[PDB]
Context: bound to proteins that are not shown
DNA sequence: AGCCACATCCCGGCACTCGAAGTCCCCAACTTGGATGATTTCTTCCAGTCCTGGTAA
DNA sequence: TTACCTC
DNA sequence: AGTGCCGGGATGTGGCT
C1' cells in the first nucleotide's frame, strides 16, 4: 500500500412542395526639392616564322 | 627561539593576432461643408421501442 | 413468489 | 607588440615542539 480490488450501451431509419427588390443624384479651389564629388592599382599576356592580307595556322 | 607542510610564484615554453576597400549627410507632411426617403419577414404532418431492488409477507 | 415506493 | 594555459623548481611563510 489511493471513498481500495474486477467490468462490451448495442441492433434499425427518404424534410418536402412553390416564388419579380425596385425609381433619383455636379467633388471642388491653390501650390518652387534642392546643394558637392577621381574606378584604377604592385598590373602578370612580350618576341618571332609561313601566309596577297588586321582572314586562317604556327614555335620558342 | 628552531623545525616541518603547505601554499603560491615567476622564467622557460608554447600557442594565436590574421589575408583582403568604401555604399550620403538635412528640413517641411492641408485647410471647409454635407450620409436619404415608403412598403412588406410563410403555410401543413410527425418527436421510438428493452434489458440493468432491497426487503418482508 | 410478490408488492411498494419516489421530484 | 599584445592575450591565454603549461611545466617545474623554489622563495617564502604560519604552526608546532
Nucleotide at each position: 500500500c489511493c471513498a481500495a480490488g474486477a467490468a462490451a450501451a448495442g441492433g434499425a431509419c427518404u424534410g418536402g412542395a412553390a416564388g419579380a427588390a425596385a425609381u433619383c443624384a455636379u467633388c471642388c479651389a491653390a501650390g518652387u526639392u534642392g546643394g558637392g564629388g577621381a574606378c584604377u592599382a604592385u598590373u602578370u599576356u612580350c618576341u618571332g616564322c609561313c601566309g596577297u592580307a588586321u582572314a586562317g595556322g604556327c614555335a620558342g